[PDB]
Context: one part of a larger RNA, bound to proteins that are not shown
Molecule: 23S rRNA, nucleotides 2047 to 2925
Organism: Bacillus subtilis subsp. subtilis str. 168
Order: sequence, then C1' cells, then structure tokens
RNA sequence: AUAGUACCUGUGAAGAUGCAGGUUACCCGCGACAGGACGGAAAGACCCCGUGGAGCUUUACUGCAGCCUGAUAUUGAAUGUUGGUA
RNA sequence: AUUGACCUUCUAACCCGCCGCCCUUAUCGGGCGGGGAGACAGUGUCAGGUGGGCAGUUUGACUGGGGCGGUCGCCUCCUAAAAGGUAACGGAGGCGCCCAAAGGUUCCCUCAGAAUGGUUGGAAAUCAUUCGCAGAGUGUAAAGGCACAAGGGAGCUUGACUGCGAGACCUACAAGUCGAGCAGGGACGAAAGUCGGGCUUAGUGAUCCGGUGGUUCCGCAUGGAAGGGCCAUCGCUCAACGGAUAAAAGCUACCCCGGGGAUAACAGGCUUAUCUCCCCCAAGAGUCCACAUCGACGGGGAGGUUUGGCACCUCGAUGUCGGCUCAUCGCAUCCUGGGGCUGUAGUCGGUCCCAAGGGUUGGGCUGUUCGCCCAUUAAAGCGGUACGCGAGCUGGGUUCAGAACGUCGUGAGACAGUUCGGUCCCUAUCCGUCGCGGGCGCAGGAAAUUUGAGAGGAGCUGUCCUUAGUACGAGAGGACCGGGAUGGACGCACCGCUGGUGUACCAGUUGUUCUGCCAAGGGCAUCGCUGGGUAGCUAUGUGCGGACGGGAUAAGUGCUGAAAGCAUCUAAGCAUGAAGCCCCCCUCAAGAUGAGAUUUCCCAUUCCGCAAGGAAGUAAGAUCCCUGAAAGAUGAUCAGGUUGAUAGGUCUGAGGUGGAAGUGUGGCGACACAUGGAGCUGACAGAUACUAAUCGAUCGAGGACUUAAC
Repeated sequence: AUAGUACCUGUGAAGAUGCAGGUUACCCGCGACAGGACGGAAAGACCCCGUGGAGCUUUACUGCAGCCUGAUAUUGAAUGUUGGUA
Repeated sequence: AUUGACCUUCUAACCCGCCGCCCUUAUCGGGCGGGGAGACAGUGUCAGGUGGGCAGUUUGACUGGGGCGGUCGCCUCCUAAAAGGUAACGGAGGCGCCCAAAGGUUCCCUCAGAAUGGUUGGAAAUCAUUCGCAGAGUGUAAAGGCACAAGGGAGCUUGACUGCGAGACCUACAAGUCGAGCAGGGACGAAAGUCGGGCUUAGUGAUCCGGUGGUUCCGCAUGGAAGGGCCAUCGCUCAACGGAUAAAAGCUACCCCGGGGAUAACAGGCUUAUCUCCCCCAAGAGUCCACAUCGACGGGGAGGUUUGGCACCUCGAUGUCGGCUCAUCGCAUCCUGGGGCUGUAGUCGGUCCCAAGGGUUGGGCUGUUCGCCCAUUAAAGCGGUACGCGAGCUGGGUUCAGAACGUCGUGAGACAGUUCGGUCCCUAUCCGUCGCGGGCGCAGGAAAUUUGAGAGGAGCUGUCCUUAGUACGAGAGGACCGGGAUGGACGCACCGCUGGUGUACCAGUUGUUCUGCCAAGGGCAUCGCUGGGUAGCUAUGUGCGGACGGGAUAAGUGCUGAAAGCAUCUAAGCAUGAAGCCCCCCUCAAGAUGAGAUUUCCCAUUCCGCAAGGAAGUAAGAUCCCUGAAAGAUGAUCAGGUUGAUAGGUCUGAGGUGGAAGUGUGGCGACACAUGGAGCUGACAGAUACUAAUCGAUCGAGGACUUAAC
C1' cells in the first nucleotide's frame, strides 16, 4: 500500500490478522467496550552524532566601542630659571 | 648669538548650558559690548593603558552509549594459529638518550660462582690453587645474537670520512632499511686487509616561514645593490607526535536544526555472573544418634521475577513509578482437602509428599513499591501477563520553562541533594470482547415440544453445642472420627417487610406577578422551598444457593504374589484413597452444515415448455399495518386487533396525602370548629366497547435421485 483482515503454540529484524503446525469459524448488519493493529497526531524534546546553529559566561583567543594618559596640530606674547649647539 | 626644557604672568586665538543691547512679537541662532576662563580646554592625527560594555570565534579524537578516568609518536616481547602480516580501553616493559671512547684499527686475552688455604678480613675486599659453556658480560627495555667472541685489556688514531652507489628489503604515499663496489683523501696494520660510528633493533617531527655559513647561479634599462636561488646547518612536549591558526575556555533546564535505533535511558531478546529455588557429599550440631530438625568445607542443577552484561527490534515516538478499574495464568501452596516421617503423649507444631477447586481484610505513616505499626483473619501465598492494564482513569513521584535553601563553580550555571508551583489530545475502520437483529441453509411447506455433541457458571470457610471434660496426660491442659446448630465473605432472584428514590401524587409555606376585585387559583423563583409518598427501579431489605452423593484417580496405605526356597504394594492378579478429575447442581446449546428427535397441521392446484425446469394463484401458517407492555437503544420478544378488555377514558376500588371548596358557627382578628377520615390522586386491581386497535395488502407447499426393506 492493496486487503476475502480468527485463535493457540511456534518461527522470524529476537513481541505475527497475513509465515509453520494445529485449533476454531455459515453470509450481512445494528448498539456497546477498548486488548491488538508496536493504533492516529507531531521526520524524539531525552541520548548520541554534525569539525550544524543560537543565547549566555569568563583570569579562553583575537578584536572593537567607551574611558584614561602622552606627543603633535589648532597655539600666540612676555618675565624668570636651566639645557644643547655658534 | 640662535634654538630647546620647565615655571610664572599676560591677552588676542579657542571656549562659555553667564549678563546687557540689536536682528526680533524668539530660553534657537547670529552680531555687538561687558564678564569669566585662556593658549589650557575642546576638536583632528598618532601613541600607550584599561576595557565580556560589545563583536567574531575556538573549546580534539578514541571510547562495548556519552561524560569522567585512561590513551595518542617511537622501540622490544607475548597474544600471533612453526614465512610474512594480523585486532581489542588484551598481557608485560622501555624511548624522547648516552659515549671524544663506551668510536676506528692492530695485537693480546677469557667470564659468573664454588671448593681448599690465607694477619687485618667477616658470608662477602685482596691473593693462590683446582673445578668451571657461560651458570658472566654486552652503556640502556626486551628479544635475537655473541667465548675462530659482538665480552676484557693495551698501543696508535678520528672512517662518528667527502662524492656516490649495481642491486635488494620495506612500503598507499611520504618516509624507513641494507648494500657490494668505484673515486678522493686518510686511520690502524709487516702485509692480507678492516674502518662511511656503537652486538643488533628505540633516542624522533613534514611543509611554510625565519636565522647563520658557503657559493663559477639570478639580479626587472645598464653597473652595482636590495632581495632571491643552490649547498651546508640552526630554530618545534607542532607529545592530539602525517604537524587544521601565528594566535582560543566554559554554560544552556530558555534552547534550535540536520540525522541515528549506526548509540544510551523504558519494555522485549540473548546470556545467567548475580539473584530465587532445588539438589549431591556428609564433617558436625542434635544427651546417645549425619540424615526428626539443622547441615561446615566443597560439588551439581533448574528457573528467568533481581542487580547486571550485550546493543539484536523500535529515536519519520514502542508513554515511564505508584494507585484505581478489570482481571487472567504458573505452582516453587498462605488457607482449606488428603498423606509419610517426627526429637508426633494430648492440644499445638516441625518437615517432606499429593493437591491450583475456591479463597486469600480494613486502617496509621510515606508519591511510593517496599517496609514498620494498629486491629482483624481459616489465610492475610509467591511469581508471570510490555516490572498485565494511561486510544480505560488518576498524575502524588520522577522528568521542561518560575522560585528558593544547602553545596560546588570567578561566572553563566550545576546537583540520583532538597523545597513550593506547574496544559494527560483522539467521533473506533479492522480483528477482538459483550449484547441484539436480518439472510440463507438444514431435499415439501408450517405450529409447538424437545435430545444434548458441545460450552459456560458454581466450587470458599469460621464459631458454638454435642460426642466428652471421654481418649491422652503426673498435672496443666485436652482431641480424632461422628452428629447438630448458627455465622462471615461471595452469588442468584425478588419488593411482601425495613428503608431509598419517586420533576404529570397529596399537603404546608416565602416573594412577586397574572386570572378585574374578595375568596379561590395559575406563572416564575433548583421540582421556589419544606413535610410526606403510589407504581416502577432498588440495598443497606427479604428469600434461596455452594446439599446429599456416585465413578475414576494423586500422594499414601495395602492384600495376595513370584522373579529371588526368604522377603517384597507389582512383574501377573485384587483393593483402598483428596476441597482436586469426570459426573451429580445451575444456565446456554442442532450454523452439532454431523444442521438430530417427537407430536400436530396443510395436501398434491393452474399455466407454459418435448422434458428438464420455470411462472402463477393459493393451503396450513405467518407477516405488513395498528392497540400496547410483563419486553425494549432499534430490530426483536410478549399481550391484543371488534365472537376484542390490547391501551386510554369511564365506573368501583387499593394505596398515598391528611381533613377540599362552599356554607355555617365561634373569635375584634390571625385563626378555630362543624358540615365530613373530607377533598384530591401518575404509573396499581377489577369491571365497562365509550375512544382507538378500520378497510385492506403481502408472503407462504405440491415435495430430486439411488439402493434396501416392506
């Protein structure tokens, strides 16, 4: 996925409506119940992996803003004093 | 005499988020004039410091999941299966050097240890002697080697050479290894010859980049140079050792995406160390005595409920603890039944055997399971079923986001540490389960009654009295077996009783609103509320049940009896003996396709079509439709459908309520009393055709063949 879609024990990708051997079962519904269909829903949140991401931290690395500090420009005039060249 | 450095002062740059005036109705701006400050500040360029405030990133791999721990390259051995190679977080160790001789060569040599003797001197220093395959040594791990030594000693040396290298080994590559021989120039040796480090095999690191030395190389017009090339050499715990960058740690429970059952947490599977249970041997314990009971040291199994191991299904989801609801299975049996042994006097028990029929409690604490406790009980079994059962329920715990404590962390945060709070989705397709119909079948068509293949249900047990204060026992105490009575729990039925409910029964009563008003009533307020209550449905109510047995067995006990002169429950033969098995008891049941049986009813019709067969009216009978309830989701079932009591109504009752309205009387009045167990009354009983079950229609046999007996 298409289905004319029992049960048990077994088997098997190690838990079978569908395989084996048995057991049981006339055909079609209606009201009910949820044991199973590892039912539906959502490409497991856990876990691991990816030399994947993002947020966060800091005495991880490397940077940047900000802040502090010096030189220099804008930058002048005098008086002292103390350098170094004539 | 020019130019620096620094101090103080100055005013004129620069500044003023100060005042006055003007542009100008202006808390902007600009101009002007004061004042303040002043070459400072501010701003530009440059520089250093600080700097998770912000930014980009890094934060290894292996790994019986990941983390944590350990490991990562090289050498030696073992595993390694007698070539070589060969894995694991297999078993053992070494290396990241050392030596200027511990290298080369020539010549010479022999070691460990013991015995015997020796002043110090001893087991062990130093002699000497004999013995002595090495029991030593070989720089160092180990292995393989080594005594014509590769071990020890001495002389002279630097071959621990430069250029190379036929050819091999090893090998994915990169590398790694061995190499005769040639040339140059040497060392030792008389010569032969040996020597390109060391008995051998570890002692190491690519490229890029940079340094140093050398150089018949290049040199951006040319000459130079800068710089590059080539040869030599140096700089790596690049040790994660084939080395991602010159340069790098954490948290995420606020998390996200891509993937994986390649890989963990749940359950399954395999395994069964561990676990539970059962055994063997029998040293001992048990006064004596292994085996009543218990069973050391050791030994062997079974189970698959424990803790694990493994990683085989599932990561495009297999929900996880405990409880609740519903169970079902195993027996290794908790109770009850039947037994053997007993260290079984009795009453009690212990232990083992048979036995799974049924039964196997209510509470306190804790999320608990478990456990402890209280109080019962005949007993309070142990396990499996995805640690049964979340498309059945819960959601207290665990295991998201909040918050806090202790603790750890510089921090973000973290903790099988704790604490308070925290969304549990799904209309059932299929199988399955429980009920209920329709169809056809079952060799004619019908109406009843049935047999029972087969299936389900039930299956529990106490106490008291009596036997009997008997048996037993020194007493204390105190039976079996057998009678009888009465309970618990459970089940089935039913409503007469006790109660429950009883929304179309009766009554009381509050507010408001309506029937014009009074009186009497209606609506609404949970059925307005309150007190009762019929039928029906009901339990806590009532009745009844698990009774008597029978057959065959289990363990057990035997009888007779040989094999085996005996003995022996067994081989032949014959018994007995459990709550268990099969019946007995209750219920379903012929789709029991193996479709059974009995009784009764209908009766052989009309058409085609050659017949076969088909078609059509019908019989007995049934249905549609209708009245309904003792039935019911609907179908179904059951009572009836007019010569009919099926339902309603009506009449009479029962039961329920509890004293109607109206009128009268008493009272100032609320109200009371009388008339009068009144009035009212769903579902209950009987009677009664008054109403409705009208008229109709549809369906439904004519019975195959064969053989046998009549």